[PDB]
Context: bound to proteins that are not shown
RNA sequence: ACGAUUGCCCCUCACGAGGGGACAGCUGGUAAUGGGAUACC
DNA sequence: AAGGTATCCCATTACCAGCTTAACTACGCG
DNA sequence: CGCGTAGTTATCGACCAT
Numbered sequence: 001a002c003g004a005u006u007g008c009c010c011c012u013c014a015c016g017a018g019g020g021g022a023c024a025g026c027u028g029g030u031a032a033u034g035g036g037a038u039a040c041c
Numbered sequence: 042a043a044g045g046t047a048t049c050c051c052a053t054t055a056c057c058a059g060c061t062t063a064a065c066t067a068c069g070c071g
Numbered sequence: 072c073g074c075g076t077a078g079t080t081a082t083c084g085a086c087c088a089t
Base pairs, nucleotide, nucleotide: 008021009020010019011018012017024061025060026059027058028057029056030055031054032053033052034051035050036049037048038047039046040045041044062081063080064079065078067076068075069074070073071072
C1' cells in the first nucleotide's frame, strides 16, 4: 500500500474479526465397508 | 494370519441407471 | 402494440481386461 457479499469445511481469537481449504452436484435402486451392542459354540 | 457365526443399530462410501435447453412462434389483454 | 404467458420442436457417436 493492494483484493470476490451469502453458504459449506478446518484453525486462531483481544468476540471487533483473521488465516487456510473444497467447489460436479443431485436423485434412485442395489452392494460392500467401518464402528457399536447382544447371543452362542 | 482379526475364532467364527447369527440377530439388530448407526455412519460412510462404490457401482451404475437417470438427470442438470433454448430459439422461434402464437395468442390474450391492457 | 408490448408485455406476460405458454406451445413447437430440434440431438444426443459409447473404453482395457479378465
Background: crRNA with a sequence from Phage #D, together with DNA: 89 nucleotides with solved positions. The PDB entry is titled "Cryo-EM structure of CasPhi-2 (Cas12j) bound to crRNA and DNA". The entry also contains CasPhi-2, not shown here. Primary citation: Pausch et al., Nat.Struct.Mol.Biol. (2021), "DNA interference states of the hypercompact CRISPR-Cas Phi effector". Method: cryo-EM, resolution 3.05 A. The entry became public in 2021.